Solved structure of RNA (LSU rRNA_2, nucleotides 422 to 1136) from Tetrahymena thermophila (strain SB210), 715 nucleotides shown.
Primary citation: Tobiasson and Amunts, Elife (2020), "Ciliate mitoribosome illuminates evolutionary steps of mitochondrial translation".
The PDB entry is titled "Structure of the mitochondrial ribosome from Tetrahymena thermophila".
An Rfam search finds the family "Bacterial large subunit ribosomal RNA" in it.
Released in 2020, the model rests on cryo-EM data to a resolution of 3.7 angstrom.
Context: one part of a larger RNA, bound to proteins that are not shown
């Protein structure tokens, strides 16, 4: 010291504390581990129960770079592995490379104008267990038959109780009565284990309990012994063979091989890639090209931008060669029937002319933008060497093959992000936007985005929706604003009339009377009224629009452009806009347009009726990143300015172990806290425990571990 709260912790605040405060609560914001493998994991993918130790590029050798020396037209010595107190590596250039190449060879050898070469160290490649662990198996050698399998020899042992075959005995001539065979019957012991329960880290590495099969026999069993690894044995199942059998167990060959998993220890500074192409008994491997890195050089064969400038033949397109369909004209020359054959009628080919529509594998011809050269500007690399890693890719825009132009689907191509890259904004998110982070710290102004509140930040001035407002469909209701014209003042709106007639049109027809159907659409009578645009009837009959009257509300409002001035009991063209009905019709806004399975599940939640809030349009401004600009320090660079970083190169140190410096100096050590210092791996120093070597520098090392279903302790 609680009393909600969470990869258990960071940043911040306010509280309360032992002379241990060097401590600790709570409150708010922020936050889904670690390794390994992966296009990609909080991942409900593998791995660790913690903790000390102990655990993975070493040795040797030969060539070739390269880099610090030594001598240089010359260079480079030690089987001194010795002598016998026992030394400097003291001679020794025999061989070994070398300033000379060309030809298959044999040969030949002038002008390319004197640098090679030895050690060491470190990279590569070679050859050894060669950075560590680890398979199943293969192959010799040799040992096992106390379990089991067959079998040998000699021993045992199997309660009682039944049936009857044969084959006899007595006397009778027929019947009893005796034994009593057998892979016979029932049944304990004995042997095996069909069936079901129980146990399953059990009483047991195949058992208890209950039941059950055989039980004079192809039967059980004891001692002892024999058969032995592609052999044994085997009433055969692919079983057995000391809990191990499609070929045993021990030991050797052996540190068994692995294009395969799993794993590879302490720190800092700088650069920074691939998942393509081409071969491959190759496809999770490898090589070489291409991208990375250090190095060298009196070093651009380079990237980006603008800009001229070349060649195409996607697209373009009222183009149409071609394929596959296809409408139309015509000079001209002729044809066919009939006695209305000096007439009337229908009619057919055919030069020129000439239309349209489609298509991966159709295009004479003809965009942009890529690509190539050139030149300009401005970055700063280019080429050679020496040599690593990758070669399972993902997704999104744009764009094409298969495909339900369905998948997060498959496959190519052009760019960006992830891969390898974190902040911010998307609810929450590897792939999308915005941006590209040395580190540090209570300074400001942005960038996508966001302003009622939760969550930081802002309001005016107009105008849409009224739907528990986002968010969407083929449609469909409702308002509502535009628009079309062979239209129209008898406008329109309402009462209440009327809506007729020749005519039952003519045919058809069971019937067709205005309204199955088939041809006609005429005419009159009315202030109008359709051989009727529709309902109705068996057919009639009836009922309703169009066209229409009375009578009363009632809409008809604004313009533009011409022949100066002379007709007239009189007349004025061409033309918009608009109110209203009838017609063209479209087009916003809202509102339904049915939903699934643990529980609003949509819209991040709650709210809000546009008064600071949903949508819309103008205008002025904030918040808001690890960008940028400002401050301070470190590296590299004169200075400007650069430092995200995986695989993987390069460089500068820190820590142990040994030994020499040390014939010299002396307790530096081990533990555990605290301080101090360094970018940081570490290091010092005081005090408690304890009671010990060894600076500096330059070689040498069985070297430093959070993981390996890691090995051994211990907890």
């Nucleotide at each position: 010291u609680a009393a909600a709260u969470a990869c258990a912790g960071u940043u911040a605040a306010a509280g309360c504390u032992u002379u241990a405060u060097u401590g600790u609560u709570u409150u708010a914001a922020c936050g889904u581990a670690c390794c390994u493998u992966u296009u990609g994991c909080a991942u409900a993918a593998u791995g660790g129960g913690c903790u000390a130790g102990c655990g993975a590029g070493u040795u040797u050798a030969u060539a070739u770079a390269a880099u610090u020396a030594g001598c240089g037209a010359g260079u480079a010595a030690u089987u001194u592995a010795a002598a016998u107190u026992u030394u400097a590596u003291a001679a020794a250039a025999u061989u070994a490379c070398g300033a000379a190449u060309c030809g298959a060879u044999a040969g030949a050898a002038u002008a390319a104008a004197u640098a090679g070469u030895u050690a060491a160290u470190u990279a590569u490649a070679u050859a050894a267990g060669a950075c560590c662990c680890g398979a199943a198996g293969c192959u010799a050698a040799g040992u096992g038959a106390u379990c089991u399998a067959a079998u040998u020899a000699u021993g045992a042992u199997u309660a009682g109780a039944u049936u009857a075959a044969g084959g006899g005995u007595a006397u009778u001539u027929a019947u009893a009565c005796c034994u009593g065979a057998g892979g016979a019957u029932c049944g304990a012991a004995c042997u095996c284990u069909u069936a079901a329960a129980u146990g399953u880290u059990g009483c047991a590495a195949a058992a208890u309990u209950u039941u059950g099969g055989g039980a004079u026999a192809a039967a059980u069993u004891g001692u002892a012994a024999u058969u032995a690894g592609g052999g044994g044995u085997g009433a055969a199942a692919g079983g057995c063979u000391u809990a191990u059998c499609a070929a045993a167990c021990u030991u050797a060959g052996u540190u068994a091989u692995a294009g395969c998993u799993g794993g590879u220890u302490u720190u800092c500074c700088a650069c920074g890639a691939a998942a393509c192409c081409u071969a491959u008994u190759u496809a999770a491997g490898u090589a070489g090209g291409g991208u990375g890195u250090u190095a060298u050089u009196u070093u651009u064969u380079a990237u980006a931008a603008u800009a001229a400038u070349u060649a195409g033949g996607u697209u373009u397109a009222a183009a149409u060669a071609a394929c596959u369909a296809u409408a139309u004209c015509u000079a001209u020359a002729a044809u066919u029937a009939a006695u209305u054959u000096g007439u009337u009628a229908a009619u057919u080919a055919u030069a020129a002319a000439a239309u349209u529509a489609g298509u991966a594998u159709a295009u004479a011809a003809u965009a942009a933008u890529u690509a190539g050269u050139u030149a300009u500007u401005a970055u700063u690399a280019g080429a050679u060497a020496a040599u690593a890693a990758c070669c399972a890719g993902a997704c999104u825009a744009u764009u094409a093959g298969c495909g339900c132009u369905a998948a997060g689907g498959u496959u190519u191509a052009u760019a960006g992000u992830c891969a390898a890259g974190a902040g911010a904004g998307a609810a929450a998110c590897a792939g999308c936007u915005c941006a590209g982070a040395u580190u540090a710290a209570a300074c400001a102004a942005u960038a996508a985005g966001g302003u009622c509140u939760u969550u930081a930040a802002a309001a005016a001035u107009a105008a849409a929706u009224a739907a528990u407002u986002a968010u969407g469909g083929a449609g469909a209701u409702u308002a509502u604003u535009u628009u079309u014209g062979u239209u129209a003042a008898u406008a329109c709106u309402a009462a209440u009339a009327a809506g007729a007639u020749g005519u039952a049109g003519g045919c058809u027809u069971g019937g067709a009377a205005g309204c199955a159907g088939c041809c006609a659409u005429c005419a009159u009578u009315u202030u109008a009224a359709a051989a009727a645009a529709g309902c109705g009837u068996a057919a009639a009959a009836g009922c309703u629009u169009a066209a229409u009257a009375u009578u009363a509300g009632a809409u008809a409002a604004a313009u533009u452009a011409a022949u100066g001035u002379u007709a007239a009991a009189a007349a004025u063209u061409a033309a918009u806009u608009g109110a209203u009905a009838c017609u063209u019709a479209a087009a916003u806004a809202a509102u339904c347009a049915u939903a699934g399975a643990u529980g609003a599940a949509g819209a991040g939640a709650g709210a809000a009726u546009a008064a600071u809030u949903u949508u819309u349009a103008u205008u002025u401004a904030c918040c808001g990143a690890a960008u940028u600009g400002a401050u301070a320090a470190a590296u590299c660079g004169a200075a400007a300015g650069a430092u995200g970083g995986u695989a993987g190169u390069g460089g500068a140190a820190c820590g142990u172990u040994u030994u020499g410096u040390a014939u010299a100096a002396a307790a530096a050590a081990a533990u555990a806290a605290a301080a101090u210092u360094g970018u940081g791996a570490a290091a010092u120093u005081u005090u408690a425990u304890a009671u010990u070597u060894u600076a500096u520098c330059a070689a040498u090392a069985u070297u430093g571990a959070u993981a390996a279903u890691g090995c051994u302790a211990g907890c």